[PDB]
C1' cells in the first nucleotide's frame, strides 16, 4: 500500500 | 477485513 | 448516514 | 472524530  | 470509546 |  | 486487533 491492499 | 473486524472489534473498541464516543459526537452529530 | 457521516 | 479517537483508538485498535488481525490478514494479504
Nucleotide at each position: 500500500g491492499c | 477485513g473486524c472489534g473498541g470509546c464516543g459526537g452529530c
An RNA structure, in which 20 nucleotides are resolved. Crystals were grown from: 10 mM MgCl2, cacodylate, 1.0 M Li2SO4, pH 6.0, VAPOR DIFFUSION, HANGING DROP, temperature 292K. Sample source: This sequence is found in human mRNA. Kiliszek et al. published it in Nucleic Acids Res. in 2011: "Crystal structures of CGG RNA repeats with implications for fragile X-associated tremor ataxia syndrome". Released in 2011, the model rests on X-ray diffraction data to a resolution of 1.45 A.